Description: An RNA, together with DNA: 59 nucleotides with solved positions. Primary citation: Fang et al., Sci Adv (2024), "Transcription elongation of the plant RNA polymerase IV is prone to backtracking".
[PDB]
Context: bound to proteins that are not shown
RNA sequence: UCGAGAGGUA
DNA sequence: ACTCTACCGATAAGCACAACTACCTCTCCT
DNA sequence: TTGTGCTTATCGGTAGAGT
Numbered sequence: 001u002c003g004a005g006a007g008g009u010a
Numbered sequence: 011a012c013t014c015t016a017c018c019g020a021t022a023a024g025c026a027c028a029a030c031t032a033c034c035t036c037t038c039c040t
Numbered sequence: 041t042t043g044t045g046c047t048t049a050t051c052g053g054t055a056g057a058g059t
Base pairs, nucleotide, nucleotide: 003038004037005036006035007034008033009032010031011059012058013057014056015055016054017053018052019051020050021049022048023047024046025045026044027043028042029041
Other pairs, nucleotide, nucleotide, family: 001040cWW002039cWW
C1' cells in the first nucleotide's frame, strides 16, 4: 500500500 | 391359503451458511 | 457454540401381484 490480529467510538 | 418386490413415511448423519451497522488507532507481516 | 434447512441412509410397512 494490499492484508491479518488486537484495542476502542456511537 | 401363502409368499416376493417397491414406493413410502418417520429417525440418524453429515454439509452449509451465519451470527448488525457506520467509524478510528495500533502492531504484525504480506 | 448453534438454527434451519437439506439431502441421503435406513428401518419397517403393507399394497398389490402372483402362485
It was solved by electron microscopy to 3.1 A. It comes from the structure "Post-translocated Pol IV transcription elongation complex". Ions in the entry include zinc and magnesium. The entry has 13 different proteins, among them DNA-directed RNA polymerases IV and V subunit 2, DNA-directed RNA polymerase IV subunit 1 and DNA-directed RNA polymerase IV subunit 7.